[PDB]
Context: bound to proteins that are not shown
RNA sequence: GAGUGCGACACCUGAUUCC
DNA sequence: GGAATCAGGTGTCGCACTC
Numbered sequence: 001g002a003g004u005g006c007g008a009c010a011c012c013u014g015a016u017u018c019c
Numbered sequence: 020g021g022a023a024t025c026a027g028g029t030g031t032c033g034c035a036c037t038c
Stems, first nucleotide, its partner, number of pairs: 001038019
Other pairs, nucleotide, nucleotide, family: none
């Protein structure tokens, strides 16, 4: 430098249902 | 206009491990 797994955190965008 | 559910994607920060 590039990955995989685990742990997250913070965001974007679209769709659906109901009132 | 409100409540909720789903999906696709971005970035950052850690411990372990691999190349």

Annotation:
Shown are 38 nucleotides from a PDB entry: RNA, together with DNA. It was solved together with Ribonuclease. The work is reported in "Crystal structure of RNase H3-substrate complex reveals parallel evolution of RNA/DNA hybrid recognition" (Figiel and Nowotny, Nucleic Acids Res., 2014). The entry is indexed under RNase H fold, RNA/DNA hybrid, Hydrolase-DNA-RNA complex. Crystallisation conditions: 0.2 M AmSO4, 0.1 M BisTris, 25% PEG 3350, 10 mM spermine tetrahydrochloride, pH 5.5, VAPOR DIFFUSION, SITTING DROP, temperature 291K. Released in 2014, the model rests on X-ray diffraction data to a resolution of 2.1 angstrom. It comes from the structure "Thermovibrio ammonificans RNase H3 in complex with 19-mer RNA/DNA".